[PDB]
RNA sequence: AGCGCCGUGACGCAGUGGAAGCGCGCAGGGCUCAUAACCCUGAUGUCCUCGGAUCGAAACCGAGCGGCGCUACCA
Numbered sequence: 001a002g003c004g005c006c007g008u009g010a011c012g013c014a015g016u017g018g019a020a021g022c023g024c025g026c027a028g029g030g031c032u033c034a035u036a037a038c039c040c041u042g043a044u045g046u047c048c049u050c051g052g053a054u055c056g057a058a059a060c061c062g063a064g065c066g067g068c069g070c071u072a073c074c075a
Stems, first nucleotide, its partner, number of pairs: 001071003005067003011023003018055001026042005048064005
C1' cells in the first nucleotide's frame, strides 16, 4: 500500500431506529472485636471523533483517528 473488521460505565464484554444492558469494580447500611466472605440497597457512559440524511442514530452514510486482522506473488 490494498481488502475487511473494531472502538459502549473504572475493567472485560452484549444489545433492536424510539436515548443502553451483564458481570466484576465502586458507594451506603447490616453482620463480625475488626477484615474478608455473606445479607439488604444504590449509583454510575459527546455509546471513539466531526460531518450527513431522518421526525428521531450508539447503529444507517460519510470521511478522521486509534486498534486487530489478511494479502503483498512470477521473475